[PDB]
Context: one part of a larger RNA, bound to proteins that are not shown
Molecule: LSUa_rRNA_chain_1, nucleotides 3 to 461; 5.8S_rRNA_chain_7, nucleotides 1 to 169
Organism: Leishmania major strain Friedlin
C1' cells in the first nucleotide's frame, strides 16, 4: 500500500409536516349534580386537553365455554336482567356473563422455531411491442442467511 | 391438460351513465 | 235564463218557468 | 230628471 | 278584466301524476311507457373469445 | 429425524380501573421461572392427589354493525313550522354592525297589476307638490304600492252638563 | 260663552290578521363516492361596451377547447 | 354558422390558471435580497 | 444601416430540515481490526 469495522460530505430518485375530525382508535381527565349536611360514593372510566385513520374503524381463528347425550374465530340483534349473581358509608346508587332463537358467512391463511436443501434470492443495466413473475449480463446487497420443499 | 390474476398484443356481448321516443274538445250555448 | 224546478231509481233523449233589467245613501 | 257600470 | 265556472253534448286511459297557463283543466302546454341511438379505462359474461411468451396440475423418474 | 416465540409469564409493594369479592385489567420498581414429564384457565386464601377444556409471550384478514353539530354525486318522503314561527340567515347572512383582542352578531318576504299600460297634455308653484285630464275591471292597486285590525289624533253633525 | 266630556258619520298614523311560500326542520335510500410537496383548506388582489355588492372566472380573466342542442341574449346597445 | 363556425343553453376528457398559505433559498407593518444556470434586451464602446 | 457589446435592467429553472434507497461502483475520517 490496501481490507474490514464505525462514521461523514456530495450527486441521484423517492417520502413525511398541512386541512377535515359526524361516526371510530390511543392516552390525559374535571366540578356544579345526588346522597335532603359531606369527606368514601355518584355525575364518569362523562365535558374540556393532546395525539391517530378509513368509508367504516376497531376485533378475529381458542393458552375459549362448560361439567352436557356435550358446544366451537370475530362482530351485531332479541333475550338471558335492573337480576332470591353481584358492588355499595351494604346507603344514595350501581351491574354483567354462559346458554336459546336469529343477521352474516364459498372463511380462512403468514412467518419464526424443528427437519431436508444452500443464492435456487434481492436491486441495476439490457433485448424481446415487456421499468414482463421471461432471457442475457452485472460484486453491487446479501452467507451475522435472501429463498425452495415437508411432518 | 390448464392458467385472461405473468406480460405483450388483438376485437365481442351485457349491465352502469346520457341524449330520442305516446292518447283524448280550446266542442256548443254571450 | 252561459239559470232553475220535475221529492231514493225510472219516465226524462220528456214537460213548463223569465224575455229584466234590477241597483246605487 | 240624468248618466254610469 | 280574464271562462280551469254553469248547462248540454262526445272523447282517451296498459296514461286519473301531484306541475304551468289572467278564476277551481283528464283533453291548452310539460311530464309518463313500449321502444331506438351513442357510449377512453373499471365491472359481468362460471374460463368472455383468439395468437405469442411464461408458470403449472395429473401420469414415467 | 427432531421440534412449537425470556427481563417473558408468575411473585411482593403501591397506584389506578372493574358488578369481579383473601385482589376483574392495567402501570412503575424490586425479584424473576419451567420444559409435553409441561405449563395456563377451571369466579373463596394454602398445601396434597385426581379430572376435564385449551396451548401465551410474532403476522394478515371480507359480510353482517356506528356515522350523536361531516363530505361528493343523485334520490324519497312527513297527521311537522307558516315570516316575533322553522336554521342566526324564506332576502348581496355569518352579512351590516360592537370589541386591542379571544370572540359577539341583528333587522330586513320588492305581496303594484292579468299586462307597465309605472299617469302623455293643460294650469298654479324657486321647487317638493296641488288641481284637473287619461290608463286600468279598480288609483278606496300610484312604486315598495294585496288585505289593512287595537290604540291614538282630526274634522262635521247631535246630546247634555263639570 | 271658552275648555273639557260623551255617542255616530268621514279622515289620518300605526302596521296585527287572512290568504301565499324557489325556505327550514325530521325521517329513509342507492353508489365505480374521501383533499395535499403534480402545491391543499384558508386568506388578498384583480376581470364586461356600460358593473357598487354578490354571482362566475384568473393578465386566454361574467371565460379558451370538445360534445350535446338548435336560434337566441335582452335594462341599454352591439353582432 | 344555421345543411349549425350562435355573447343561446346543459355537460365534459383538452387548456390557461395572479400575490399568498404546510409553505420550502433569505426575510418581512418591505409587492424586499440572494447564489448556480439558461436566455431576452441594450442608436456605451468596438467593427464593417 | 449591419453585427458585437462591459456597467445597470427583465424573465424561467434548481437552491429549507429530517428519514430511506442508492454512486459500473464517488471523495473521505479514525493512537477501532488487521496486513503489507
Nucleotide at each position: 500500500a490496501g481490507a474490514c469495522c464505525u462514521g461523514a460530505g456530495u450527486g441521484u430518485g423517492g417520502c413525511a409536516g398541512g386541512a377535515c375530525u359526524a361516526c371510530c382508535c390511543g392516552c390525559c381527565g374535571a366540578a356544579c349534580u345526588u346522597a335532603a349536611g359531606c369527606a368514601u360514593a355518584u355525575u364518569a372510566c362523562u365535558c374540556a386537553g393532546c395525539g391517530g385513520a378509513g368509508g367504516a374503524a376497531a376485533a378475529g381463528a381458542a393458552a375459549a365455554c362448560a361439567a352436557c347425550c356435550g358446544u366451537g374465530a370475530u362482530u351485531c340483534u332479541c333475550u338471558c336482567a335492573g337480576u332470591g349473581a353481584g358492588c355499595g358509608g351494604c346507603g344514595a346508587g350501581c351491574g354483567a356473563a354462559g346458554a336459546g332463537g336469529g343477521a352474516a358467512c364459498g372463511a380462512a391463511c403468514u412467518c419464526g422455531u424443528u427437519g431436508c436443501c444452500g443464492a435456487a434470492u434481492c436491486g441495476g443495466g439490457u433485448c424481446u411491442u415487456a421499468c414482463a413473475a421471461g432471457g442475457c449480463c452485472u460484486u453491487g446487497a446479501g452467507u451475522u442467511g435472501u429463498g425452495g420443499c415437508a411432518c | 391438460g390448464u392458467g385472461g390474476u405473468u406480460g405483450g398484443u388483438g376485437c365481442a356481448g351485457g349491465a352502469g351513465u346520457g341524449g330520442c321516443g305516446a292518447a283524448a274538445u280550446u266542442c256548443a250555448a254571450g | 235564463a252561459a239559470a232553475g224546478c220535475a221529492a231514493a231509481c225510472c219516465c226524462g233523449u220528456u214537460g213548463c218557468u223569465g224575455a229584466a233589467u234590477a241597483c246605487a245613501a | 230628471u240624468c248618466a254610469u257600470g | 278584466g280574464a271562462g280551469u265556472a254553469u248547462u248540454g253534448a262526445g272523447c282517451c286511459a296498459a296514461a286519473g301524476a301531484a306541475g304551468g297557463u289572467g278564476u277551481u283543466a283528464g283533453c291548452c302546454c310539460a311530464u309518463u311507457g313500449a321502444g331506438c341511438c351513442a357510449u377512453a379505462a373499471a365491472c359481468c359474461u362460471g374460463a368472455g373469445c383468439g395468437c405469442c411468451u411464461c408458470a403449472u396440475g395429473a401420469a414415467c423418474u | 429425524a427432531a421440534g412449537c416465540g425470556a427481563g417473558u409469564a408468575g411473585c411482593a409493594c403501591u397506584g389506578u380501573u372493574u358488578g369481579g369479592g383473601a385482589a376483574u385489567g392495567c402501570a412503575g420498581u424490586g425479584u424473576c421461572a419451567a420444559g409435553u414429564u409441561g405449563g395456563c384457565a377451571g369466579g373463596u386464601a394454602u398445601u396434597u392427589g385426581u379430572c376435564u377444556g385449551c396451548c401465551a409471550a410474532a403476522g394478515u384478514u371480507a359480510a353482517a354493525u356506528a356515522c350523536a353539530g361531516a363530505g361528493u354525486a343523485g334520490g324519497a318522503a312527513g297527521a311537522c313550522c307558516g315570516a316575533u314561527a322553522g336554521c342566526g340567515a324564506a332576502c348581496a347572512a355569518g352579512u351590516a354592525g360592537c370589541g386591542u383582542g379571544a370572540g359577539c352578531g341583528a333587522a330586513a318576504g320588492u305581496u303594484u297589476g292579468a299586462a307597465a299600460a309605472g299617469c302623455a297634455c293643460u294650469u298654479u308653484g324657486g321647487a317638493a307638490a296641488g288641481a284637473g285630464a287619461g290608463u286600468g275591471a279598480a288609483a278606496u292597486a300610484g312604486a315598495a304600492c294585496c288585505u289593512g285590525a287595537a290604540g291614538u289624533c282630526g274634522u262635521g253633525a247631535c246630546a247634555a252638563a263639570g | 260663552a271658552a275648555c273639557g266630556u260623551g255617542u255616530c258619520g268621514c279622515g289620518a298614523u300605526g302596521g296585527a290578521u287572512g290568504a301565499c311560500u324557489u325556505g327550514g326542520c325530521u325521517u329513509c335510500c342507492u353508489a365505480u363516492u374521501u383533499c395535499g410537496u403534480u402545491g391543499a383548506a384558508g386568506a388578498a388582489c384583480g376581470c364586461a361596451g356600460u358593473a357598487a355588492a354578490g354571482u362566475g372566472c384568473g393578465a386566454u380573466a361574467a371565460g379558451u377547447g370538445g360534445u350535446a342542442u338548435c336560434a337566441a341574449u335582452u335594462g341599454c346597445a352591439g353582432a | 354558422c344555421a345543411u349549425u363556425c350562435a355573447a343561446u343553453u346543459a355537460c365534459c376528457g383538452a387548456a390557461u390558471c395572479u400575490u399568498u398559505g404546510a409553505a420550502c433559498g433569505c426575510a418581512a407593518a418591505c409587492g424586499g435580497c440572494g447564489c448556480a444556470u439558461g436566455g431576452g434586451a441594450g442608436a456605451a464602446g468596438c467593427u464593417c | 444601416g449591419u453585427g458585437u457589446c462591459a456597467u445597470c435592467c427583465c424573465c424561467g429553472u434548481g437552491c429549507a430540515u429530517g428519514c430511506c434507497a442508492u454512486a459500473u461502483u464517488c471523495u473521505c475520517a479514525g493512537u477501532g481490526u488487521c496486513g503489507a